[PDB]
An RNA structure (16S rRNA) from Mycolicibacterium smegmatis MC2 155, in which 1512 nucleotides are resolved. It was solved by electron microscopy to 2.01 A. The depositors describe the entry as "Mycobacterium smegmatis 70S ribosome with small molecule drug MK-7762". The sample was in a buffer at pH 7.4. The source organism's lineage runs through Bacteria, Actinomycetota, Actinomycetes, Mycobacterium (subgen. Mycolicibacterium) and Mycolicibacterium smegmatis. An Rfam search finds the family "Bacterial small subunit ribosomal RNA" in it. Its family is annotated with structural constituent of ribosome and ribosome in the Gene Ontology. The family has 99 seed sequences and 42,628 matches in Rfam 15.1. Among the 52 different proteins in the entry, which are not shown, are 50S ribosomal protein L27, 30S Ribosomal Protein S18 and 30S ribosomal protein S11.
Context: bound to proteins that are not shown
RNA sequence: GUUUGGAGAGUUUGAUCCUGGCUCAGGACGAACGCUGGCGGCGUGCUUAACACAUGCAAGUCGAACGGAAAGGCCCUUUCGGGGGUACUCGAGUGGCGAACGGGUGAGUAACACGUGGGUGAUCUGCCCUGCACUUUGGGAUAAGCCUGGGAAACUGGGUCUAAUACCGAAUACACCCUGCUGGUCGCAUGGCCUGGUAGGGGAAAGCUUUUGCGGUGUGGGAUGGGCCCGCGGCCUAUCAGCUUGUUGGUGGGGUGAUGGCCUACCAAGGCGACGACGGGUAGCCGGCCUGAGAGGGUGACCGGCCACACUGGGACUGAGAUACGGCCCAGACUCCUACGGGAGGCAGCAGUGGGGAAUAUUGCACAAUGGGCGCAAGCCUGAUGCAGCGACGCCGCGUGAGGGAUGACGGCCUUCGGGUUGUAAACCUCUUUCAGCACAGACGAAGCGCAAGUGACGGUAUGUGCAGAAGAAGGACCGGCCAACUACGUGCCAGCAGCCGCGGUAAUACGUAGGGUCCGAGCGUUGUCCGGAAUUACUGGGCGUAAAGAGCUCGUAGGUGGUUUGUCGCGUUGUUCGUGAAAACUCACAGCUUAACUGUGGGCGUGCGGGCGAUACGGGCAGACUAGAGUACUGCAGGGGAGACUGGAAUUCCUGGUGUAGCGGUGGAAUGCGCAGAUAUCAGGAGGAACACCGGUGGCGAAGGCGGGUCUCUGGGCAGUAACUGACGCUGAGGAGCGAAAGCGUGGGGAGCGAACAGGAUUAGAUACCCUGGUAGUCCACGCCGUAAACGGUGGGUACUAGGUGUGGGUUUCCUUCCUUGGGAUCCGUGCCGUAGCUAACGCAUUAAGUACCCCGCCUGGGGAGUACGGCCGCAAGGCUAAAACUCAAAGGAAUUGACGGGGGCCCGCACAAGCGGCGGAGCAUGUGGAUUAAUUCGAUGCAACGCGAAGAACCUUACCUGGGUUUGACAUGCACAGGACGCCGGCAGAGAUGUCGGUUCCCUUGUGGCCUGUGUGCAGGUGGUGCAUGGCUGUCGUCAGCUCGUGUCGUGAGAUGUUGGGUUAAGUCCCGCAACGAGCGCAACCCUUGUCUCAUGUUGCCAGCACGUUAUGGUGGGGACUCGUGAGAGACUGCCGGGGUCAACUCGGAGGAAGGUGGGGAUGACGUCAAGUCAUCAUGCCCCUUAUGUCCAGGGCUUCACACAUGCUACAAUGGCCGGUACAAAGGGCUGCGAUGCCGUGAGGUGGAGCGAAUCCUUUCAAAGCCGGUCUCAGUUCGGAUCGGGGUCUGCAACUCGACCCCGUGAAGUCGGAGUCGCUAGUAAUCGCAGAUCAGCAACGCUGCGGUGAAUACGUUCCCGGGCCUUGUACACACCGCCCGUCACGUCAUGAAAGUCGGUAACACCCGAAGCCGGUGGCCUAACCCUUGUGGAGGGAGCCGUCGAAGGUGGGAUCGGCGAUUGGGACGAAGUCGUAACAAGGUAGCCGUACCGGAAGGUGCGGCUGGAUC
Repeated sequence: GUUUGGAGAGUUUGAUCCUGGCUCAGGACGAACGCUGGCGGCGUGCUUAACACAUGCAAGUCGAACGGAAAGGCCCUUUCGGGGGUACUCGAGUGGCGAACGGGUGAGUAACACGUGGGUGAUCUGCCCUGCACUUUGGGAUAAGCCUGGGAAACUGGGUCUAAUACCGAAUACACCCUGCUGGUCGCAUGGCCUGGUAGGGGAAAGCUUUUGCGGUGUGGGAUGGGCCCGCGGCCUAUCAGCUUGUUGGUGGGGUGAUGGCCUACCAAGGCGACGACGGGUAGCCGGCCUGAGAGGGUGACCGGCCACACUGGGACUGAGAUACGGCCCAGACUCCUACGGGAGGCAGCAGUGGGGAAUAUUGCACAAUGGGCGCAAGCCUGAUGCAGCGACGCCGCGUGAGGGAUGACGGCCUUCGGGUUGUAAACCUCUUUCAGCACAGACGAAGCGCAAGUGACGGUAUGUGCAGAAGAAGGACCGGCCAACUACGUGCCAGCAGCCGCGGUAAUACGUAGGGUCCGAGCGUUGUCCGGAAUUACUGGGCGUAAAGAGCUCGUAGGUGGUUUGUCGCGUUGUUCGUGAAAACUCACAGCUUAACUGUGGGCGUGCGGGCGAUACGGGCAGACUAGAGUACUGCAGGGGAGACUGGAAUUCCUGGUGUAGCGGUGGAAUGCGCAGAUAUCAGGAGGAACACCGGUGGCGAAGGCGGGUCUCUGGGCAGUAACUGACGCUGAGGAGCGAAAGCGUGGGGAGCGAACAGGAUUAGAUACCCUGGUAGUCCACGCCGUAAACGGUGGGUACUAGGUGUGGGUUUCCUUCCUUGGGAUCCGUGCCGUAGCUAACGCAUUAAGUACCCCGCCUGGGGAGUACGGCCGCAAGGCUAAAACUCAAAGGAAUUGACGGGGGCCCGCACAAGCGGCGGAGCAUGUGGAUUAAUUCGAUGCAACGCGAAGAACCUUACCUGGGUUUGACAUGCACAGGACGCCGGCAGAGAUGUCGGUUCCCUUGUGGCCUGUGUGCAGGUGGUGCAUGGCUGUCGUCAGCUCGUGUCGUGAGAUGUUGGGUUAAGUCCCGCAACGAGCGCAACCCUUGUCUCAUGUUGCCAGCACGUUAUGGUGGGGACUCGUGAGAGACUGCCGGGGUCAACUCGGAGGAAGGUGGGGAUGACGUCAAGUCAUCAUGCCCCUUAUGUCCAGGGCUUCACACAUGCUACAAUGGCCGGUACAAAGGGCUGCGAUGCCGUGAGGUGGAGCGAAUCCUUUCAAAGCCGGUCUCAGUUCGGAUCGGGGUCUGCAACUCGACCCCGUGAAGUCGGAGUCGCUAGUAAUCGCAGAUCAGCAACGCUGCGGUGAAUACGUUCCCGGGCCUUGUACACACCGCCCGUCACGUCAUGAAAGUCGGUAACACCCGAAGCCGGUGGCCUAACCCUUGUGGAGGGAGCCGUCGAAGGUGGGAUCGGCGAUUGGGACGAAGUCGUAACAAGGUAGCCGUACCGGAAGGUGCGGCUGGAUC
C1' cells in the first nucleotide's frame, strides 16, 4: 500500500437450538391510478399498433454557365388598345452543385452488428488546403420558343427552330495508366521502394466577369470521410448431435476501388463440431444508467457514438459517395380518380387525426443565435436548430407569515366530575410584504450581421424601482409487532381489515367513525417493474453421517491437477515508459447563474488493449539430473476371492417290503386335512432334489454386489522382507465401458423341501389378512436378458499432518531365556472398542475423522405437484434412464427438552381382584330425575365428581311459576323542591282478598325548628331478569394420593438438568447410606378432639358399701367418700427395654412388662395444581337488560300431572318365621306462649285436666327393640305379604278437594329369592335391632345427622379386571390415546396429461411458372457528331427479341410450434358426507427399501435387504 465501506425484523414448537423458505422496512422509474394542489427555475413526455393516415409545412439554390423575356423596373411610344427596346431584373426551361447530410424509428439482426485493440506490401475519397504543368483545335445537336396531333385524366407524339461551363472528334501531356527488358536497395512470403533507368502504346480542359473578381484539366503531397480483414469481449436452450458439396483447398480465367468461392471451369476430398457445430427462443450494440460496501445483479428512456430499416418483397440506375424516408423500375396488399382504355398515393420528418392502451403534448413563433446547402457576393433555403404552448411527469428552490400574547377562553374530545387534552394554539396587540396582485423602468444573449446605416423569435418576457394589505395560498398517508405515533363510541366471526404473523363471536390500541398523535409536504399514498436486505447460485461469500445433497461399485477417454533438482526461454506473473481508452456522464477542485437543481473550466477516472525496455521467485514451455511417489523383479506368507469338473454325509419327501394298530396332524382354542382300503410310529432297502450342522466370531477374502461340505484343475488380488530394476511413468475423471443382491423375463432341463397367486378351515361386524391344512409360478441348473435395493458406514477418490489406551487378523525383527514361549519391546499392513485436542445445531465423529489442509469428480438450492407428464434413448415385457411446468401451501424438516400416553419394561400400593358375607337389576310402595303432558307443571344440578342433590320440612305462607284482580317514588331506603298538621291506630260495611270507603281516636321543644306523614313531585328505589365462558367468596374432584417447588452453586448455545437419581427402608420425598450438590418452603408426621387404663382433687340434681328410719313401691328418707359416675388437673406408648436380623445404619422379625405395641381405634386436618367442574337462586359484584313493567300486594291454581324410562331407598316373598302372653339389658339427645306426669273418659289415634321441670332434679313411662321363657300356626299365596280400595274417626291449622299425618272396622294386589349385568364391606366391621335430634303449627322422613344393643364369614395369594405411585423405555401425541392419522368412494371448484378428429401459426425443401433488372447473346427496324467520300456506305450505338440468374405465384410430400375435441387419467383444494383403520407405543402381524402377484380402499403375501426396531 489502506479504512471513507456491509444494521436487521416477523413467521414451523408446550418450550428450545438448528436448517430452510416465505414476508417486510431502503433506493430507483420515459410510469400509471386515487386524494389533493400556490409559484418559479431546469429537465422531460406513444414503453402499446414497423397500426391506418384528412391538411399544411420538413431541399433547394446559382442571370458572375445559357438561350431567353411571363412578372416587376427603366427608356421610347401612343389612339391607350396595346406595341417595341434595355437587360437592372426574373416566371418556365437547359446546365452546375446540393438533394447520400440533417430529422425519424428499432421491425430485422446472436452477426466483424457493436465495444476495444490491431492490419491494409490488398484499397477508394466530390468539395477544402498546398507544389508542378497546362488550359490548343474543330464539330454536330436539342430543351425552352413557335406550328400541330393523340388522351377523360395523368401525360405524350410529330414538325420547325436556338444557346452554353450541355454533348462529341482530334492535338498536346510524358508527372500519370498498360506491357517488355534491366540496376540498386528494404523487408514480412506474395512483394514494397528508389516519381530507379530504358523501349513500345496510350490517357485532359471551359469559360464567365469588371468586380473583395470567380472558374476549368492532368498530376505530386496533405487533410477529411470511408471500404475491407483479424485478435479479444458482452444472451437462454442437447427434451437441438452431428452439419456442410461453392462446401473446404488448389490452378487458369472473370469480377471489384481493393483482398478473397466474390463469381466461374476444371482438379484434390476436404472444412466446422461437446473449448456445443447445426438447430430453437429472445434481442439492435455501446458510452452510460439504476442498485449494491464491493464483487456482482438488472437495464440501454433522454443526451452522445455506431448499426439497421423507410407500405411489403425484389432490382438496379445516377453519382466522389446511395438501406437512395419526402428518387426511379417491377410484383403484392391497401386507399383514391376514371370517359373502363388507364391513372395516382406511402407521416418509423414537424405538427396533427383515427385506432390500440393504465398512459405520453400545439394542425405555435423565428431563422435573431449555432450548424448545414447553393451563390463572387448582397442573399435565398433550413419543422436541423433556437425558443414558446400544454401535462406536479421528474429534480431543485421559495411561499402560504414573524414577534408578543394566559396559570390559559369558546368549541371539540377523554375523565377517577378533581379535571386533563387540543394549546401560545386561538382571540387580540404590534411588525415584514418574499411569491402572487396594480403601476413605471427594462436587458444580456450581437468584438455578431449588412456595411447600409438597418437588424432579437424568445419579449415589453427575465430583472430593477414604487404602491396596498396577513392580505390570495395545505394536503396525504399512517398510529398491534416490524415501525415513529392511543383512547372513546358504533356494529360482535357480521359489516370489514391485511405485506407477513394475524385482527372481527355484543366490554376490538387491527373493523368504521371521532378526538388526539406520528411521519412526510405541494405533495402524499397505491399498483407495476429492477437491485438491495438474500452468505437464498456463496469469485469475494454456502453446503452434502441424521436437515435438500456422495453416482450401487470399478475401469478408463477428453479435461483438470503435479515430488526433488540444474540450466534456459520470458508465454502466465511483475516493474516502467509510450500510444490509445471521443465528448458527455462519474469523481476532486474552482467558477457562473440571488441559492440550489443546472451549467462551464481544469485534474482524476477510463480497471482494458497494443508497442518498447527491465526482473526471473513462482506457474508454464524446452533440454537434463535424482529416487522418497508410482510401477516391476526376487524371496516368503495369510485368505468362504473367482471359474470348471468330480465327489461326501446328515435330514426332509416319496417308493418298495417287514412289524403293528386307530388314531395322526394342527392351535391361544379349534376346524378343514391325512387315516381306519391299514395312517402316524418303528425297522430295512431304493429313488431324487436342494442346502451344507459342528468348525463359525461383531474372524478372513473381494471394487462393490458378494463368498463356507470335500477333492482336483485353471485363475485374480493383497501383505511383509530385500532394494536388484525403471526414473514422476503420478492422482482424479465430464461423457463412455464393464461388473452389479433379490424379484422378474426368454428357451431348454430339473423340481425334495419351501412357497406369491389360488383353494378350503378358523378368527371377526366383515377378514380379499395375521393363525391352520393344502398348493401353482418361482426358488435350482444351462445360456441370454433386465440394471433396480435402507445396492447403508444413509459418510466419493488420492495424499500429508494432528495425545494416548486397549482387543483381534496377517507379516517382520530385538531383548529375556527356561530358551518353556499369548515372555516382553520395536516395526509394517488390516479390522474393532474407548477416549484427548479440534470439529458439530445437537446427537455424535475423533490417526479406519465428521479434525487441520491441497488436487479431481458427483450432487444440493423450501414443502407438495413429481422422480410424474411430454419428448427421447434402452428393454421381449415389466419397466429403467434423462426430466419439466401450471397449480398449491407458510411451511415441510434435523436434533434435543419437559410432559402425557403405550394392547413397553421393572418395582410397589388401594375391598382392585381373589377368599367370603350381605345386597341391587324381578314385585309393591316412597323419593329424585329423564321424557311426555300442562294455563303453569318456577329455577338450579344433570359420566365417575347430577339424579332421598340445593329442599335441616311445597295445603295457605314458603314461591321464584300460571290465571285473574289491584298498585304505582312504589312492599322496602335516602337526598333535594312544594304544600301540611297530623301520622298511626281501633272498629263498621262492600269485596275472594288485596283494597276501598265511613265512624271513633290523635304529637313534642318552642317559633327556630325537630320527629312524622297528609302527600304532590324529582334524583332514585326494586328485579330469584341475562351472562359461573367477565368475577369475588364458598364447594366438589383427582386424592387425604405423596407429592409439588424455590434460593445459592454446578452442567448445557438453549429449552432445561442437578438437587428430587442410585442402593436400602417406610403408611409416607419416612429416614438412612452414598452422591456436584449444599440448604430451605408448602405437603407427610406431630401439636387439637373423642374412645381404651390408672392416679390425685371433689359429692348435687349423680353413686350406695357400712350404719339408722320408711315402703306395700323406689336412694324412698336420715345420712355416708367407700364403690360407680360426672369434670378438672396429671401419668401412660417412646421401638423405651431384651434376643436375632442388619452398613454397629435407617429399619426390621419376635419376646417381656403393661389397659393398650409398634403412626393403639376413630375424628378434625385436602400441598402446587386440574376439570373455562358447580354456584350471578345464600351473599357480593363488572357489564348488559326491565321501570307502568321482567318491580310490588292479593285470592285461586301449580311445583303433587302420567303411555313410559332411569336412579337411590323401604316392605316383602316367611317357620333362623307370623301371632298372643310373660319377662330382662342401652347410649346419645330434646324441652317456655315448650316438654308434660297422676287420675278419669275412649277399642284406639286421642280427649279432659294439669303435677313437676329453663331441668345430672321434672317430662321424654320406672326411658328401647332384637333377645329369653311359654303357647299356637304347620309349608298352604297361608294366621306369609300388606299394596289398593269402601266406611267410620282423631289431631294441627283461618282452611287438609286438588294435597297432611295418625287411628279403628272391612278389603286382601303383585310377590315362591329376581335375565344379561352390577354394589358395599377386612372387626366391634358387614348383617340385623331399636332410640334421638335438626327443619318443623302439622307432616309426604322409608330421607339426613347421630346413638347405643346383638354380632359373623374370609383374606392362599398378586396370575387376571379397575385406579394410583416411583424409575426407566419408544413416540409422527402437546386440544396431550376421548391424541394423531391413511386411502378409496360420493359431492363441489381450479390447473393439468391422453384422445378418432379438427382449426391455425412458423421455417424450409423439391419441381412448375416467371416480372423488373444486371449480365451474356442476337439484332433481317431505327440511328446526328467518328471514318472514307456520296451514301440508302463502314464503324459504333439503340429499340425489339432470345438465354442464365431471379421476387411474387402455383403444385407436392414432409418438419415443427400451438388452439379446440366426444370420451378419459391422475393432481391440488374444499363443510359437520360414506367405508374401513394402514402408519405413529412391540400401534396390537416391528416398520421401511427393491421387486412380483393379489385385493373396494387403505393394504396383504412371497423373495432378498436395512435398523431409521421394542422386549430379553